[PDB]
Context: bound to proteins that are not shown
RNA sequence: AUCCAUGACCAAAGAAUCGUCACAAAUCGAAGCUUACAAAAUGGAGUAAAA
RNA sequence: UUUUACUCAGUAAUAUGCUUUGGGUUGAAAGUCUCCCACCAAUUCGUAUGCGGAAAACGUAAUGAGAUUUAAAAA
RNA sequence: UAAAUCAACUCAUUAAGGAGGAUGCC
RNA sequence: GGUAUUCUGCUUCUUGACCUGGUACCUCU
RNA sequence: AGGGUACUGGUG
RNA sequence: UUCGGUACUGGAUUCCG
RNA sequence: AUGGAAUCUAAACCAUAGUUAUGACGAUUGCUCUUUCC
RNA sequence: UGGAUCGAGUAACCCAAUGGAGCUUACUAUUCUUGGUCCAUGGAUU
Numbered sequence: 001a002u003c004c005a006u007g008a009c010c011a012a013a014g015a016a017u018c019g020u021c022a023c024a025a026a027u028c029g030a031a032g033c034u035u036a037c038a039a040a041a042u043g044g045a046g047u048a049a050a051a
Numbered sequence: 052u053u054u055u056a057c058u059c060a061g062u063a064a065u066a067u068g069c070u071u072u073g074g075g076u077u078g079a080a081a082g083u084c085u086c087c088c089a090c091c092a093a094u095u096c097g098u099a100u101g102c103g104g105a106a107a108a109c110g111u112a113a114u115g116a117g118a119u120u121u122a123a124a125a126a
Numbered sequence: 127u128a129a130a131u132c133a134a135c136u137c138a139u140u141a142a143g144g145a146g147g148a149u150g151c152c
Numbered sequence: 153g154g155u156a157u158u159c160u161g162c163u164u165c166u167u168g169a170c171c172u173g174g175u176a177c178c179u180c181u
Numbered sequence: 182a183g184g185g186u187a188c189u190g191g192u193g
Numbered sequence: 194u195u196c197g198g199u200a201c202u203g204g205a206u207u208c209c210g
Numbered sequence: 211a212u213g214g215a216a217u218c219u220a221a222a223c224c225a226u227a228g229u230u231a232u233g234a235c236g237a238u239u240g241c242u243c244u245u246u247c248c
Numbered sequence: 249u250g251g252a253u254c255g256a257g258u259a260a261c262c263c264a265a266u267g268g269a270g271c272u273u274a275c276u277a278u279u280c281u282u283g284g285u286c287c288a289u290g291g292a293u294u
């Protein structure tokens, strides 16, 4: 100068995705889908029939 | 000109309909605790003070020393 | 908090920049 | 010529404690 | 006759 | 141990050469 | 008038959890240990 | 962080009330987990 086991102390961190839950309103709760238009308002573009 | 029938709007529009989210979110939401959330060219902390910070009963580096016989804690 | 060692508790000292010379290694 | 360490100079600047006694001054009443 | 500003003294 | 100065309410309607 | 004046009425109500709500259950995959193995 | 199987766990401390930056406390007993240090003790190295 090396390893293993028990104990003490210090330090980090406290799982992710999918599906269901009746009302012209809902859910155990909350929010979003409001800078009003198809350039058809220089008084739009065309088709048919009859005086 | 007047009267009577139609075509042209395509991510077209589609009716209580569709979509997202709910216990510590960069651990503790817990607490008899601090600081900030108006200004100052100067009766307002005009405070260059080891370094960071607007500030903090805030963080951190180096050298060195003490614990009721002490700067101070419970006998 | 500690009181055989290291760690822990508390306290004291230490302005930034830049220039000059030297300790050590290229 | 370098970096880590060690001793000696320099530069950074808004006339600023409070209270109070004097002189000079002021477009102030 | 009172206020404000410059230079200069007092530990009060 | 706390002592200074300066400052703004939201909304609607009305009036003035 | 880039100013002045009068009247009435209550507000300023605002969160990718928002007021003492964060529910009742299913289907997969991780992780730790472990029974036999390759 | 090798692959397939058999069978059990995924806890404890706890919970917003105007918001933020700090600090101070509570927890993980083959009963969820991860990493270190010991001039602590017992064995093997040597």
Base pairs, nucleotide, nucleotide: 001293002292003291004290005289006288007286008285009284010283013276014275018236019235020234021233028073029072030071031070032069033068044059045058046057047056048055049054050053051052075261081272082271084270085269086268090198091197101111102110103109113139114138115137116136117135143162145160146159147158148157149156151154152153170193171191172190173189174188175187176186177185178184180183181182202220203219204218205217206216207215208214209213240258241257242256243255246252247251248250

The PDB entry is titled "Structure of yeast RNase MRP holoenzyme". An RNA structure (RNA component of RNase MRP NME1) from Saccharomyces cerevisiae S288C, in which 294 nucleotides are resolved. Rfam match: RNase MRP. On this family, see Schmitt et al., FASEB J 1993: "Secondary structure of RNase MRP RNA as predicted by phylogenetic comparison". Rfam links the family to the GO terms ribonuclease MRP complex, rRNA processing and ribonuclease MRP activity. The family has 66 seed sequences and 3,510 matches in Rfam 15.1. Among the 9 different proteins in the entry, which are not shown, are Ribonucleases P/MRP protein subunit POP6, Ribonuclease MRP protein subunit RMP1 and Ribonuclease P/MRP protein subunit RPP1.